[PDB]
Context: bound to proteins that are not shown
RNA sequence: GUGCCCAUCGUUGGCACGCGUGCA
Numbered sequence: 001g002u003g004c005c006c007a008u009c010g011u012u013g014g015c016a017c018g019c020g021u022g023c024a
Stems, first nucleotide, its partner, number of pairs: 002016004
Other pairs, nucleotide, nucleotide, family: 001017cWW006009tWH006010cWH023024cHS
């Protein structure tokens, strides 16, 4: 900063990670 987990989405919820060449 993008994301992942959840019968309930927060208890100050938990957690992860490089953005762009070709990978089935």
The RNA (crRNA) with a sequence from Lachnospiraceae bacterium ND2006 has 24 modelled nucleotides. The entry is indexed under CRISPR, HYDROLASE-DNA-RNA complex. The reconstruction used 122,435 particles. Method: cryo-EM, resolution 3.9 A. The entry became public in 2020. The depositors describe the entry as "Cryo-EM structure of Cas12i-crRNA complex". The entry also contains Cas12i, not shown here.